[PDB]
């Protein structure tokens, strides 16, 4: 650095 | 205020 998850900060859509 | 999805940036984990 590249493909994959989880998940911090922000914000966006969507429903309720 | 809950629930879904996505941009962002970081981080963490597993592959090369």
């Nucleotide at each position: 650095a590249g493909a994959g998850a989880a998940g911090u900060u922000c914000u966006u859509c969507u429903c309720u």